[PDB]
Context: bound to proteins that are not shown
RNA sequence: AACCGGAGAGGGAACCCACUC
DNA sequence: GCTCCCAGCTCCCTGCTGGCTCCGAGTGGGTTCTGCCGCTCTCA
DNA sequence: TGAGAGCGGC
DNA sequence: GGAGCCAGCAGGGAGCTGGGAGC
Numbered sequence: 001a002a003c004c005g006g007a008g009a010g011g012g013a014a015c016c017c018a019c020u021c
Numbered sequence: 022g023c024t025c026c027c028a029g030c031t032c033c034c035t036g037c038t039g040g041c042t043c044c045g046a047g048t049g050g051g052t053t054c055t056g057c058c059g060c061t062c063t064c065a
Numbered sequence: 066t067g068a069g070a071g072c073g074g075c
Numbered sequence: 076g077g078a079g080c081c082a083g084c085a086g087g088g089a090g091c092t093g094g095g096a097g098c
Base pairs, nucleotide, nucleotide: 012054013053014052015051016050017049018048019047020046021045022098023097024096025095026094027093028092029091030090031089032088033087034086035085036084037083038082039081040080041079042078043077044076056075057074058073059072060071061070062069063068064067065066
C1' cells in the first nucleotide's frame, strides 16, 4: 500500500555425399 | 428322284508378339526450392 | 482516362 | 534396364454341308 504469467512455430518434395553390412 | 463323295465354311488349336511390375535394411548430414507475364478493371 | 491491383492464363 | 508372366492376333489343320457323279 498491496498482486503481477508465459507460450507453440518450422512441413513436403528433389538431389548429392557419407556410414554399417 | 436317290445315296453318296469332294470342296467350301466353322471350329479349335498352336504359336507368336506386345504390355505391366519388381528390383536388401537401416542411419547421418547438406543444399535448393516452392511460377511468371501481363492483361484488364478500379481509384484517383 | 493513368497507377494499383486482382487475377487470368500459359 | 532387365526378366518374366498375361491379352490380342495370325496361321494352320479336322470336321461338317451343298453341288455334282453315277444310276
Shown are 98 nucleotides from a PDB entry: RNA from Homo sapiens, together with DNA. Ions in the entry include zinc and magnesium. The reconstruction used 132,687 particles. Entry title: RNA polymerase II elongation complex with DSIF, SPT6, and ELOF1 transcribing genomic DNA extracted from human nuclei. Released in 2025, the model rests on electron microscopy data to a resolution of 3.13 angstroms.